[PDB]
Formats: sequence, C1' cells, structure tokens
RNA sequence: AAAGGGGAGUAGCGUCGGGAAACCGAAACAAAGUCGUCAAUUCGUGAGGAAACUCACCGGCUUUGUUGACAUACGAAAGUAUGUUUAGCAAGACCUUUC
Repeated sequence: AAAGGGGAGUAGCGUCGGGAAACCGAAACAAAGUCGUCAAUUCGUGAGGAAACUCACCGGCUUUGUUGACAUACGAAAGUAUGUUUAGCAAGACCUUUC
C1' cells in the first nucleotide's frame, strides 16, 4: 500500500422537530423476521447435541399492532380522523492475507 474483517452500519458527519441560541429530543411495549454492539480472533450468552443445528435468554435493526410525541382538519372543549415519527454518507485503531 491492496483486499477483506472491524462496521448488531460501530463511531463520526448529517437529517428532522423544538429552541434566538447554547442545546434538548427523535420513544415505550409486543409479535414476527433478521442480524450480534460490547470482543486478541467477527466469535451474542447459556442448555442440549458428535456436529450442522435446535431451544431459552440478553440485545441491535426491520415490519406490523398498541401507546406516546407531534402536524393538519373538525370539535367551544374532553376529543375524533389522517398523517409524520434520524433520510443519506460513513470510518479509524486493531486483526488476517498478499506484494
């Protein structure tokens, strides 16, 4: 230097809402699927198995439901409906192979 892993797309950038700004927030629960951040080794943990696997649990993501937040409409209002609810970019260190 190249390729690959790192990279549950991890950090970081950025997006969107709020706020003059500094900054704060971008959720919770469940089911299903799928993947494993933390990690000398890319390898979640455990039980069973000779293993491929199977299951239980802890977790990231996705979808869908409920909730919540918010937007708009209507309602005198409680509220009803619909919708929206981090898009996109993306490492380094470190590890392996090769010159």
Method: X-ray diffraction, resolution 1.89 angstrom. The entry became public in 2018. Solved structure of RNA with a sequence from Lactococcus lactis, 99 nucleotides shown. Bachas and Ferre-D'Amare published it in Cell Chem Biol in 2018: "Convergent Use of Heptacoordination for Cation Selectivity by RNA and Protein Metalloregulators". Crystals were grown from: 40 mM Sodium Cacodylate pH 7.0, 80 mM NaCl, 20 mM BaCl2, 5 mM CdCl2, 12 mM spermine hydrochloride, 12% 2-methyl-2,4-pentanediol. The entry also models cadmium, barium and magnesium ions. It comes from the structure "Crystal structure of the L.Lactis YkoY riboswitch bound to cadmium".